RNA sequence: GGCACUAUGGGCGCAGCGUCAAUGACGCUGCCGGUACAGGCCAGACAAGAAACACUUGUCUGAUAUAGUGCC
Numbered sequence: 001g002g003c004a005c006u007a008u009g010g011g012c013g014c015a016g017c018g019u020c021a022a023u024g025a026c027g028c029u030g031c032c033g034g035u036a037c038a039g040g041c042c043a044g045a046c047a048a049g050a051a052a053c054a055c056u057u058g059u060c061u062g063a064u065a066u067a068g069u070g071c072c
Stems, first nucleotide, its partner, number of pairs: 001072008009032001011041002013031008042062008
């Protein structure tokens, strides 16, 4: 990486407080965790702008995702 199994705090649960680390993870509670629609927003992907990154603006993926395991 792919597959298959299995599970599934919004892709953005935080008061957050830490820690590793130079920034996402990790841990720790506490609430709330009911349900769905969200708004909004964020991240990845892509495209264009005089444009490798950054930025702007546009769509797109965010259970088709995410994760543990099993397997080559």